Context: bound to proteins that are not shown
RNA sequence: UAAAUUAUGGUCAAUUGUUAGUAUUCAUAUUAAUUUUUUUAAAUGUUUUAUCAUUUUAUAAAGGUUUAUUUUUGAAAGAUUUUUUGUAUAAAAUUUUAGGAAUAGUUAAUAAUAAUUUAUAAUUUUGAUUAGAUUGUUUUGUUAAUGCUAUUAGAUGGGUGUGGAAAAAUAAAAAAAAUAAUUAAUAUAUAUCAAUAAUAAAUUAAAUUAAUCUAUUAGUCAGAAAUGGAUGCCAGCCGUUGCGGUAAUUUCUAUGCUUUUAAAUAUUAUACAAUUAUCAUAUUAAAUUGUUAAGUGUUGAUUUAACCAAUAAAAAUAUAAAUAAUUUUUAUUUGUUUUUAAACACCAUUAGGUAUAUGCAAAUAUAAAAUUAUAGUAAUUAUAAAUUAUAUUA
RNA sequence: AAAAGGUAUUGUUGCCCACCAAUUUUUAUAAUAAAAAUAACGUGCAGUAAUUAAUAUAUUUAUAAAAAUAUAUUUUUUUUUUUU
Numbered sequence: 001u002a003a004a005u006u007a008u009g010g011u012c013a014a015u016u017g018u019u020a021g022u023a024u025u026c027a028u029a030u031u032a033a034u035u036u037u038u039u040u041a042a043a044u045g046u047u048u049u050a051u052c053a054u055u056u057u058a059u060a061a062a063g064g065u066u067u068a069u070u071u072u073u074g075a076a077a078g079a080u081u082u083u084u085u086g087u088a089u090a091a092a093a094u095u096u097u098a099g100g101a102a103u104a105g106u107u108a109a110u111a112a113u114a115a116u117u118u119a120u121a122a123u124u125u126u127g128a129u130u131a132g133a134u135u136g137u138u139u140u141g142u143u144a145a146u147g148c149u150a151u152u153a154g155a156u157g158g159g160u161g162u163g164g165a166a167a168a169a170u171a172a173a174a175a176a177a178a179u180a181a182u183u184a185a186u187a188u189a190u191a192u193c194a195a196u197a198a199u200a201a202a203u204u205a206a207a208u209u210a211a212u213c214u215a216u217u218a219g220u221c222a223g224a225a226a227u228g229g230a231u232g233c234c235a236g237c238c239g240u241u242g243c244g245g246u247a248a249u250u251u252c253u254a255u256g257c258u259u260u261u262a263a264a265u266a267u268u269a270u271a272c273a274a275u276u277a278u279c280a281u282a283u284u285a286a287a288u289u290g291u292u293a294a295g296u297g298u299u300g301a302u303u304u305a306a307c308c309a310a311u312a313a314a315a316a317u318a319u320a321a322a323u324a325a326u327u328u329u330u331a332u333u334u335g336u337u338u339u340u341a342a343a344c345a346c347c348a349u350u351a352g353g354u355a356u357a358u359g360c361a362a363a364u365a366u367a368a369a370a371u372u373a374u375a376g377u378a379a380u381u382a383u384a385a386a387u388u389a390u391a392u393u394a
Numbered sequence: 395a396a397a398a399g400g401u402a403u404u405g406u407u408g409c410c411c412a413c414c415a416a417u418u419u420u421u422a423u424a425a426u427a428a429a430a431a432u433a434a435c436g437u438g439c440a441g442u443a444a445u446u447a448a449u450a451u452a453u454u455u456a457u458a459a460a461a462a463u464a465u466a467u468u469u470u471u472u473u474u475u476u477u478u
Stems, first nucleotide, its partner, number of pairs: 021383003031269004096132002102123002107119003110114001141148002208211001218258003222240001227254004236243002282332001346353002371378001387402001397473001406444001408442002411438003417431004447468009
């Protein structure tokens, strides 16, 4: 703890790099971009009105903000003959810097109080405040895919406070109180940051309105494609192993030859493990405490490969028990230790020092993303069994 | 007669290690800053079981690799009493 069928249903997940012993997402690939090209923008004078006034006309200047930005109808829409209501300003989530310390007109209660009301106040290691960088929560690119990698722009305090609302000091492309106009979308030559144009890139012709344009690159060792001529570790090539030592298929030049035909080149985005991984972030643990030993006979070459100082003997005993996990990480913890009037040992040299856990002291037993390097330097590094003639066997 | 290691790679006449000059370049400037590139000159001979085995930590020492001691350890080569 049983299967099944009245049979493909409920609408597509699908991965393409020629490497160089091995370990580790890392040069040369495709797609997307910047390199790269003037087929979508645009010029100043807003406008009424009752006249020196008064009605209409509310978010593109900059500064750099990560616990941050929040709101009404009283304007207009908007319709009746006049008094017309109530709902709003508040919050919750998501918040960056390799190596990290304090912040401050300050919290809460009282109240249309208090530059001296009352109180044991508030923010912070669950990472604050300053300080760097940065325009915040339907927008992109890559991809089979949890990912990685983009997204502009626009709200910058107050100071006779107008207005429904501050959004109020060039920079439209919003018709703005009589139908200005709709046969209009065309705007010449300016700009800002966007907006992907090499549009059958090569043979039979454009059911036009014929207007814009005269348009090309690379390689030639490896790997599609080679010969002359120079050059001689030079000059130079270099995506990369590397090439260049008189014969260079790798430089330069000349000529050919090769390409799968929007170009070469430069700069970027484009998916760890989780069954076993050695240097510094520990963690369920039973210890801690013990007063023993050893020492004089005598005339002298000990130890050492070799020197020199110069009495030489010695320090032994403990199991059981402590329960397993869930908030110790500012706590506690990893062979440095008083006393030589006791030696060995070690260090120095006939003149000594030192002679071993009461202060301080985290630290391999592994949580990690290619080597070096205080985290910008070089382009890597590290690695283990192939190979290397003499160690007294019948 | 039978067991043995290589940082070299036709392999010890092999390689490599620090100080000691020039220069190059980044920065967190300690006797004389640090680090990385580097092909001189001069000392040596540190390392490859390598002429007292090496390696790591610790403490001391110093022309320069390094050396002395205290612990752990083999990326060093092995020597082997089941009551005598």